[PDB]
This is an experimental structure of RNA (25S ribosomal RNA, nucleotides 1156 to 1878) from Trichomonas vaginalis, with 719 nucleotides shown. Method: electron microscopy, resolution 3.2 angstroms. The entry became public in 2017. Among the 40 different proteins in the entry, which are not shown, are 60S ribosomal protein L29, Uncharacterized protein and Ribosomal protein L5. The sample was in a buffer at pH 7.4. It holds a match to the Rfam family "Archaeal large subunit ribosomal RNA". The family has 91 seed sequences and 2,955 matches in Rfam 15.1. Rfam links the family to the GO terms ribosome and structural constituent of ribosome. For this family Rfam cites "The comparative RNA web (CRW) site: an online database of comparative sequence and structure information for ribosomal, intron, and other RNAs" (Cannone et al., BMC Bioinformatics, 2002). Li et al. published it in Cell Res. in 2017: "Cryo-EM structures of the 80S ribosomes from human parasites Trichomonas vaginalis and Toxoplasma gondii".
Context: one part of a larger RNA, bound to proteins that are not shown
RNA sequence: UGAAGUAGCGAUUAUCCAGGCUUGUAUCCUGGGGGCUGAUGAGGAGUAGGGUUUCUGGACAACUUAAACAGAUCCAGAGUUAGUCGAUCCUAAUCUCAAUAAUGGGAGAAAGGGAGUACAGUUGAUAUUCUGUAACUGACAACAGUUCGCGGCAACGCAUACUAUUUUUCUCCGCCAAUCUUAUACCGUUGGUAGGGAUCUCUUUCCUACAUGACAGUACUAAUACCCAGGGAAACUGGUCAUCAGGCGAACUGCGGCGUUCUGCUGGCAAAACAUAGCU
RNA sequence: GUUAUGUCAAUGGCUAUUGGAUUGGUCCAUGAAGCGAAAAAUAGUUUACUG
RNA sequence: GUCACUCGUACCGAUAACCGCAUCAGGUCUUCUAGGUAAGUAGCCUAUGGCCAUUGAGGCAUGAUAGUUCAGGGAAUUCGGCCAAUUAGAGCUGUAACUUCGGGAUAAAGCUUGGCUCUGAUGAAAAUCAGAACCGAUUGUUACGCGGAGAGCCCAACUGUUUAAUAAAAACGUAGUGUCGCGCUGUGGUAGUAUAGCCAGUGAACGCGACAUGAAUCCUGCUCAGUGCUGUGUCUGUUAAUAUGGUUCAAGCCAACGAAGCACCGGUAAAUAGCUGGGGUAACUAUGACUCUUAUCAAAGUAGCGAAAUACCUCGUCACUUAAUUAGUGACCUGCAUGAACGGAGCUAUGAGGUUCUCACUGUCCCAAACUGUCUCUCAGCGAACCA
Numbered sequence: 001u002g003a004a005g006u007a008g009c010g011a012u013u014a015u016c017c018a019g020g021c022u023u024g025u026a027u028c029c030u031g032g033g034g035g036c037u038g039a040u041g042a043g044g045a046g047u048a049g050g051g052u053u054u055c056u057g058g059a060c061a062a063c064u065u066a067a068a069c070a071g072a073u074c075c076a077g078a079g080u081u082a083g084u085c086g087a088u089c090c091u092a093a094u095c096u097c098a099a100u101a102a103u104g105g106g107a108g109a110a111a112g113g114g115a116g117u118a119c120a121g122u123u124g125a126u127a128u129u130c131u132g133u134a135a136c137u138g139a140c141a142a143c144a145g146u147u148c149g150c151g152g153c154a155a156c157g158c159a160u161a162c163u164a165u166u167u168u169u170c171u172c173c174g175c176c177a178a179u180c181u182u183a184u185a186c187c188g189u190u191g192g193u194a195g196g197g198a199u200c201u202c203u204u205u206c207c208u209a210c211a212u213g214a215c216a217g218u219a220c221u222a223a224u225a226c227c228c229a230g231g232g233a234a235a236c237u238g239g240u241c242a243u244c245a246g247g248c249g250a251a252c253u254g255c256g257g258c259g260u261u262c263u264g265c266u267g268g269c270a271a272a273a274c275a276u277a278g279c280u
Numbered sequence: 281g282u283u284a285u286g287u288c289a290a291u292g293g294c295u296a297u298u299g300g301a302u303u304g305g306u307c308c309a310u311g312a313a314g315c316g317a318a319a320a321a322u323a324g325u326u327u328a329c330u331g
Numbered sequence: 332g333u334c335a336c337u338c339g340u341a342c343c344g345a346u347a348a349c350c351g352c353a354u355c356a357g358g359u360c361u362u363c364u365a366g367g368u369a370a371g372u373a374g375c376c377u378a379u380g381g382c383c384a385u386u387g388a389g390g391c392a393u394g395a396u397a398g399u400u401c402a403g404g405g406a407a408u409u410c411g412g413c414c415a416a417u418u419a420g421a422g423c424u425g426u427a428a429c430u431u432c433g434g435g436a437u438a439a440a441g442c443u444u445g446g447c448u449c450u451g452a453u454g455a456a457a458a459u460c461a462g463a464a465c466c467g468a469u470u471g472u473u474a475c476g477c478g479g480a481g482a483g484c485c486c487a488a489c490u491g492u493u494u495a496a497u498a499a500a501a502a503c504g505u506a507g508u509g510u511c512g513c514g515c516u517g518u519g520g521u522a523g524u525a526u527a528g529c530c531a532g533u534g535a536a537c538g539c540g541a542c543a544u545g546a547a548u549c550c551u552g553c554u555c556a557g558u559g560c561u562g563u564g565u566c567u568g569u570u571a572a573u574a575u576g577g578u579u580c581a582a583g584c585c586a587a588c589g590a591a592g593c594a595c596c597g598g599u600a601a602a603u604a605g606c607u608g609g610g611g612u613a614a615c616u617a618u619g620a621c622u623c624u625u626a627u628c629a630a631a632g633u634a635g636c637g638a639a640a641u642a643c644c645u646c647g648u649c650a651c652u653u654a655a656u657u658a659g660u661g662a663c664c665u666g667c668a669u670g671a672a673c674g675g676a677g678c679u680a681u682g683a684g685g686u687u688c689u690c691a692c693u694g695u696c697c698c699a700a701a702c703u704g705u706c707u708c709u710c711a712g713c714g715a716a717c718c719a
Base pairs, nucleotide, nucleotide: 001719002718008713009712015033016032017031018030019029020028034383035382036381037380043363044362045361046360049343050342054078055077056076057075058074059073063071064070084135085339086338087337089113090112094107095106096105097104117134118133119132120131121130138334139333140332144330145329146328150157151156161325162324163323164322165321166320167319168318169317170316174306175305176304177303178302179301180300181299183297184296185295186293187292191288192210193209194208195207196206215267216266219263223260226257227256228254229253230252236246237245238244273287274286275285276284277283278282279281307311349358350357365377366376367375368374386711387710388709389708394706395705396704397703398702399701400700403697404696407695412692420444421443422442423441424440429434431546445466446465448463449462450461451460452459453458479690480689481688482687483686484685485684486682487681491503492502507544508543509542510541511540512539513538518531519530520529548676549675550674552606553605554604557603558602559599560598561597562596564595568593569592576585577584578583608624609623610622611621635669636666647663648662649661650660651659
Other pairs, nucleotide, nucleotide, family: 003717tHS004716tHH005006cHS005714tHS006715tWH007714tHS010356tHS012384tHS013035cSS014034tSS022024tHS025069tHS026386tWS027066tWW038377tHS038378tHS039364tSS039378tWH041379tWW046344tHS048344tHS048345cWW052080tWW055124cSS060062cHS060063tHS060071tWH062073cWS071354cWS072347tHS078125tWS082340tWH083116tSS084116tSS086110cSS090314cSS091109tWH091313cSS093108tHS112312cWS113314tWS117128tSS118213cSS122127tWH134214tWS137335cWH142331cWW143331cWW147327cWW149158cWW152154tHS153229cWS154228cSS155256tSS171315tHS172314tHH178241cWS182298cWW188291cWS188457cSS189290cWW190289cWW212269tWS212270tWH213268tHS213269tHH214268tHS217265cWW222261cWH225258cWW231251tHS232249tSS232250tHS233246tWS233247tWS233249tHS240242tHS242303tWS294456tWS307309cSS309311cSS342348tWS343348cSS345358tWH345359tWH351355tWS369371tHS369373tHS374475cSS393707cWW401699cWW402698tWW405693tHS405695tHS406412tHS406413cWH406693tWH408695cWS409411tHS412414tHS418478tHS425439tHS426438tHS427436tHH428435tHS430433tWS431433cHS434679tSS447464cWW454456tHS472477cWW487678tWH488680tWS489505tHS493494cWS493500tWH494499tWH506545tHS508601tWS514535tSS515535tWS517532cWW521528cWW522527tWS522528cWS523525tWS544672cSS550671tWS551672cWH554629cSS555599tWW555602tWH565594tWW565595cWW570590tWH571589tHS574587cWW575586cWW605630tSS608625cWW613618tWH619621tWS632633cHS632670tWS633671tWH634670tHS635675tSS637664tWS638645cWH638647tWW642644tWS652658tWS653655tHS671674cSS678680cHS694698cWS
C1' cells in the first nucleotide's frame, strides 16, 4: 500500500437562553434558568513520591479522540523570609569500627522521645516564617535593691546556694468495657434587633448574624482521688451504673491539707474583627 | 478615607466527637530505650534571691 | 540588659500533577467531618464549598447490553431451580426432633404496623412507651434499606490459611493425643581458614529440638520374619593403615596382630510395614454351628464399618422415594482391591464445600410479547488495526 474515509470517537450530573471578547465559541469569561456532587464529597489540607506542575502576562505549529481566543501545552519573566513548625539533639529493631593497660566510640526515626507562639492584617504567587500587637524559652554578661529561716498539733505552707557520690521519681507506655464532665459541633425550649428573601390568598413568617486567641491572675461556690486532726463502729454501718470499703481505724465534724477538673469575675479586649446606616 | 449605633438576656440536652477524671475486666500474652530534668540522703565548700 | 547560627518552607497528594509506556473506570498512608429520614460513619434528599469533568445535528426498524412488567400453568426447561422471584425491619404471641445441655433459634408458624384529635404512666428532662377514638381505595418495614424456609446423606470438628493472573476445597492449619533424642566439655543446626564465632540461648526436662495423628465421645486387636533403628552386648568369625616378629646383599616377601562396622545374640509395631484359600457337614431342600487341610524363616483381619468420595462384574438383589428413577435413603454381604494414631466408628455446632427430596415463589419452560436508558442506523468533524 489495500483493507478505509471503513471499525470506531468509550467511562464520568444535563444542559438551555441572552450578553462580553473576537475573522471565528455549546466549549473562553459575565448574568439568569435547569441540574450534579450530597461531609470516607472531583470540599479544605498533609506524609511517601513528583520537581516548578505554583503565579502574572503574551501565544495556538503540535498535544488535551470534534472545536478552541482556553489549558497541568508553548514562550518570557517572577515566586518559597522562622530562636518558638520541622530537620539539627537522644536512643529502638539493627548495622559497623576499636580496645582487651580495655568495660567503649559512631551510625540508625522529617509518624517514637524532645525547652519555647498566639491573634489580627497584608501579596498576582509566601506565611504559626513578613508587618502590628501581645507572650514565652534558653545562653552569656555585669549591676541595683533586698537577705543571712521562719509558720502549722498534723496533712503541708512561705524568700534561698554549689561540687561529688549513691538512691528514687518524672519523661513512661498493651488491649477491651462502663460511668461522670469541660471544649467544639448540632438540636432545642424562652424572647430580641439588625439586614435580606417570599406574598393571588395564608404565614407577628423564612434565612443569615448574635463572636474573644496563646498567655497571666485569685475569689468563693462543688466535685471526686489521697492524706491529716478529732471521733471509736453488730440492732453492722457507709457507698457505686457495676465490683465494694472499714479497729493496719468506718460513719461523721473541720469555714482541714493537697492534686486534677469545674462555675463566676477580670486582665489580653475592642483599639482589633464582623454586620447594618451615611459621608468622602 | 472615616463617623455613627450594634454584636444582647435567660437555660436545657435523653445527641455526637475530643480532652480529662473515677474504675473494672482480660493474659501458659504482663505490653521500649536513651539523652535530659528535678528531688532526696550522706559528706565537704558555703551567703543567696529578685529585677 | 544583649543575642539567638545552620538547612526545609511554592504547588499536586490521584479528582489529569505519584506508580502502571499515556491527561489509563486500576493501585497507593492519613487528617477536619453539617441538617432531615433511620438503630445508623448504611441507602435516599438538601444548605456551606466545588462543579456541567462528558464532540455536535438527526433518526428509532432490527440487534447487543442494563432495566421494569407479563393471562393460565408453576421447574414440564436444564448436566443441575443456573438465573430471577418470594421472604425481610420492628412489637406482641409461639417455638420441634436432636444435643458435647452451652446450642438448635431470627427454628418453623401466626398476627399488628398509616393519618389525624386526644388520654395516661416513668424521668428534671423540650424524651420514649403504653392505651382509646375517628378517618378512607384493607393500605401502611408504602420510596430507600432488610434472611426464602424445611427434611435426609458425605467430608473437614470449630475462628483461621492457600495456587498474585482458570482450582478456596474434602487440601494446609489448629487445640487435643502420642513417640523419639539430649543434663551444656552436651544436643539440633549453621559457618569457613581467622584455632573467626554465629542461631536455639537474656535458655535448662512443666525445657529445647525431631516426627506422626488431628476437638469431644466410644475405641485403638494380632505379628520383630524381611527392611530400619538400637544395647549396662562380646565370649568368638571376617578386617585397613601403622607398629611389633621372621627372612634377603637391598628393593621386597611371608607371617601374626587387631578397633569401629558387618556377622552372631537380645530389645523394638502411636518405626516402616504385614494380617486366606478350599472340601465335607443338622431329620424336606437350603445355609454351615461343627470338623479337616494348606500359606511365609513373623502372624493369619479382632471390634466397627461395608456396591461406600473405596464394588471391576453392576443399571447387584429387596423395600421406601416417583404416574415413570443408572440418581437419593435404608437393609443383605462371594469386601475384583475395607479396617483401627497408614488411625476406626461418629455429625451437636460451623461451612461462598459436595449431593437428594418437599413446601413457598417465579418468563427456566409451554411461547413468546410490549415498553424504557446508552450504543448499533444517517450527517459534520476527526479517524485506527487484524490480515493479505
The depositors describe the entry as "Large subunit of Trichomonas vaginalis ribosome".